Context: one part of a larger RNA, bound to proteins that are not shown
Formats: sequence, C1' cells, structure tokens
RNA sequence: UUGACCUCAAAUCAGGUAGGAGUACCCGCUGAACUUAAGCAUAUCAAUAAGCGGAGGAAAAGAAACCAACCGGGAUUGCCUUAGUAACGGCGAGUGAAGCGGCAAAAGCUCAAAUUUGAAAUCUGGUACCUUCGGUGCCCGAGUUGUAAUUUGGAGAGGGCAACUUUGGGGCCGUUCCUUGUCUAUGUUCCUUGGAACAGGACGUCAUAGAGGGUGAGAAUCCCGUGUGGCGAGGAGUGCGGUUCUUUGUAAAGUGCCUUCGAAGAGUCGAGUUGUUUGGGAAUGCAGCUCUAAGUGGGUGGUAAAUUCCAUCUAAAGCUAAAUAUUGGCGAGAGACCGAUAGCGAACAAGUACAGUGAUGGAAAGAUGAAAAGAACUUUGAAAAGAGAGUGAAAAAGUACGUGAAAUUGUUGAAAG
RNA sequence: AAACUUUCAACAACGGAUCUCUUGGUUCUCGCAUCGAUGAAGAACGCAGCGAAAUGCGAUACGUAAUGUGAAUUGCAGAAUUCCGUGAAUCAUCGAAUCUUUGAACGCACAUUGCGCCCCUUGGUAUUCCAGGGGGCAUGCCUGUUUGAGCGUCAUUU
Repeated sequence: UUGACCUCAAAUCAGGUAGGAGUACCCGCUGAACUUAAGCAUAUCAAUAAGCGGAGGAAAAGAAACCAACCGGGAUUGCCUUAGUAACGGCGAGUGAAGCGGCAAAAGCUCAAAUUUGAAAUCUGGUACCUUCGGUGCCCGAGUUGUAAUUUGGAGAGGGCAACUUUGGGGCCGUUCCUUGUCUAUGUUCCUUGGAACAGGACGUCAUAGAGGGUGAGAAUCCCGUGUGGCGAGGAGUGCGGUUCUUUGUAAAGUGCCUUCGAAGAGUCGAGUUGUUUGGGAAUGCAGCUCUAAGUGGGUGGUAAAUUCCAUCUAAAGCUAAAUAUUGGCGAGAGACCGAUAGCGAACAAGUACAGUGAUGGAAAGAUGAAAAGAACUUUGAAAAGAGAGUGAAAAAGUACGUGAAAUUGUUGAAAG
Repeated sequence: AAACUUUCAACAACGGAUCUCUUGGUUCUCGCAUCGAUGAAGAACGCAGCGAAAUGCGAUACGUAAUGUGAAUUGCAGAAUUCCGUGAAUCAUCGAAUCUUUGAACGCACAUUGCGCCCCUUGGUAUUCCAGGGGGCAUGCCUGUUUGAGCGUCAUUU
C1' cells in the first nucleotide's frame, strides 16, 4: 500500500416477522380481603377474586432419574374408585392427596456427546428456465468455533463370517369427508254454523309422509314442508378400491454368530439457609443467596443420622394424535324452563334514551282488525271535536285501538245519617 | 226535605291487572375451528328520489362484479312488462373489487381535519418557488445485500 478475518454499525437496502382484538376453556406470574374459627393473630376463605404475561382448536401433559416391594406393573390424560382415607391442622375451625383395581383412549419417539476425512456429502438467498405449497442449472453466501448421512440407551457403533427377506413418488376413474342444488303421496267432494271452515257431520284417499309451520278459527290429505329414495354441482383429501406410464436400485432396511467397544446433558444434581407453598409430617414442590459434585455414578425408595445391602429408574436437552375442558365464536337439535313487573339489562331504532367531568350507571316500552275495509258524505263548531252517516262479525275493536280487574271517579237509582 | 257523606248496582271514567297470545330469553346436548401490518376488533364522518333511527354500505357508499334463481320491489314516486330473458329482486349465493377519516396504527403531530421529506408526473419561464395527480418515508427483530468503523486483528508492499 493492498487483501483478508473478528467484532460492531448504517441503509425508505432484498424478503419477512412481532405488536392489537378475543380471551368460555388452556399455560404461567402476581395476589387479597370480606368470610369461618361463634372474639382473634397461625389457619380458613384460597395456592380463589382482582392485576400481568402467553396459546390453540383444544391447551397442557406425555413415552419414567415413574409406580412399586408384587408371582411385580410400564408415556400422558380423563372417568369410576382409592377417600373425606394416609397425612396436615391454635391436632381447633378446618383441610387433604397418591400407589394399586375397573374403564375411556391408546402411539410412539429424537437430539447432544462419534473422524465423511478418499473428498460439507449440508443449507438460505439471487438469477434463468420449468410440469410452481415446489424443481433443475448457474451464481454468491452460510457453514469446519461443524452444516449432512450414521446412533439415542429399548440401545447402539466399529471390525469379521454366512445367506435370506422386503421396498419410491406421481396420473386417471370411484369411494371418504365438506359445502350445496333439485325432484319425489293423498280431498279443497257434500250438508250445518260462521265474516272466514282450518269447526261439526257424511263419504273418501295417502301414510317408510298423522314432525313442524303457513293459510280469514283445532288442516296428514290447500301451500311449504315431513318420510323414502333418485338425479346433480363445487371443493378438501390419499385415507383406500381399481387401471395405466413410471422401477426406483447391484440403492435402502431387517435378521443370525464372534469380537472390541459402548461417547449418554454442570453453577447442574446435591447441601445449607431464607421465603412461599403442599396432605408431605427433622422440611412436598418452587424460588433467592452461599456452597457445589460424581461416574460399578446419579436420583428415588414419604422419620433426621452413621454403616452395610437391596430394588427401581437414568435428571440437569427435545417432539408427539386420541380419550379431557369449553358462561367466547360459528352451525345445529332440544326442554315436565320463563311467558312482557316473568325470561338476558334489552321480545320493540337496548347497552338504546338518559345521568355523570370521568371511571361508570342505565331504563321504560309487545297485542285494532281476517283485511285499513283507518270512518266517503252531511251537519254544528274558529278549531280540536261533536252529532249523524258509513266500514266492519264486532267501533262494548277508532291507531288515547284485544280482553279491559282493583284503587280512585262522574252520573243515575236505592237507602241511612 | 235537599245538599253533603257513606254503601251497592248499571252505564261512563281512571288505570292497565287478568286471560289468551310470543320472530324473545334461559338451560341442556351435538358438531365445527376461522380475527389482525394482505391493517383486525373498535371509533368518527358520510352514502338512498323522498330516512331520524335500526340494518347495510364507503366518494364504485342501503351498494359494484361474479354465480344461482327466474319476475319482482312496494309507503309513495319512478321504471319495466322483450320481461320464451346473459334477466326483475331491499332475493339467495358470494370466490372479483371498492373500502372516506381513523384505530395495534406505521413520515412527524393530533384539544390542529396542523407540519414535513423523497420519487414519477402535469401546469404556472421553473432542478431550487407555488400548485394538482400518482407512489412512498414507523419501531424491535431475523436471514441475506451493500456501504462502512475499530493499532480488535492476520498477511503482504515496506
């Protein structure tokens, strides 16, 4: 002087992602007091309400550092039990699990620690093309302070010997499921009442349909539906049932015998102490601080400790459907529920009107009639209205509208004072 | 004796009980899994021939497109009846759009319809000023890209 590297920046750099809502159920944190104890402080309420963080269709848990002590079970969850029991508790009030057993559902697994070292075999991105939830080529980059293959303790790996067994993904047509469309029976026959027949009576019809609703009153048969089947449409999906071009691959996997091995997680386990918590009691879990391991080790084995054994798992890393929950959302089916002062606060332009600065608080309010046929017209009145007329089954239904109680009131009549 | 008071009945009031209704509530069960930076929930303001609301919608404003159905909507007005039809409708469906101002809310602010910066473009001679139209500019984080910083540091020229 140039080029790296490491660390750290910047850009309206290329592409993404988080926040907020909802929050019934779910995973955590934080966290009361009213209350009970006939007072009250531990306790209880309660590991609850309120507050905070974070998900999903479920979540969480989950394939044992388990339970056991048996002739042993064998992930997790949930139900029935265990059991109001062991245990905790001013051993007071109260509280209070777990193992086994029956059942529901069942499902199993993968990393780290290994030299590919005769070949970073791995991956993001950019770009071009393509049959585009992706593929291929090329190019940068990431990455050896370790990306692939290989192994996960049930094992398993490296060598040596012998064979045998098995197999990859797309097409098309159905099936599976989802969301939908359409079609599919039988009286408007006669009499009475009625404004209306959907009532009553007579005669029938269908019924795999007599659920339900509508229509001027209790309608299987008037209408929609219902029942039973048929015929379609648009999707998701490989779950499987056939058919075809693909044939992977002297690739991958499993199995026998011998042999050498067999890596297995640290401020963690464990210990002390403090606080909290638990049924966990010389201390159940959790957390702070101090100490701080080992590898025939370590944990647990529900009374502290030393010693000797035994049993049982294998922590400090990880994924996983179902049975389980669900006062939220969406779609449905129901009820010995309520029937407008009830039932949600809200059957109605209800979280509306309205109040409060605000957080918040928060009503009342359904019914003419089958149909407005919502009263033409006349008359009195300034008018509202009245009186007629009229509509209507009814105005003793006039939108101050079904019925129209009582309190309270007018008039009339009767009586008493 | 009236009036007045009280009681009862009828009719009329007041009031809205009762009864009968019930597109509502409540509870149970079954099935399903789908909010949001591709801007949600919520808010404000608007939009109809005649609406104040509810409901719907967003300057494409009680809606546009698409699909299905197959003749309405209806209070009036208006339109149409070809409605043997790519076609009524306040219909259903819904896959394409629009989607004001906001809001986690994102250029900065917001008791303001306040104030910038960048790019493309149009007009006013106009790169510089003013205005119109269109498109942009938040933060944290990740991967990557580019440009950098540090005697942190290697090699090399020296």
Released in 2023, the model rests on cryo-EM data to a resolution of 1.97 angstrom. This is an experimental structure of RNA (25S ribosomal RNA, nucleotides 3 to 419; 5.8S ribosomal RNA, nucleotides 1 to 158) from Saccharomyces cerevisiae, with 575 nucleotides shown. Entry title: 80S S. cerevisiae ribosome with ligands in hybrid-1 pre-translocation (PRE-H1) complex. Among the 76 different proteins in the entry, which are not shown, are 40S ribosomal protein S14-A, 60S ribosomal protein L6-A and 60S ribosomal protein L2-A. It holds a match to the Rfam family "Eukaryotic large subunit ribosomal RNA". Rfam 15.1 lists 107,465 matches to the family in 2,616 species. A reference for the family is Yusupov et al. (2001), "Crystal structure of the ribosome at 5.5 A resolution", Science. Primary citation: Milicevic et al., Nature (2024), "mRNA reading frame maintenance during eukaryotic ribosome translocation".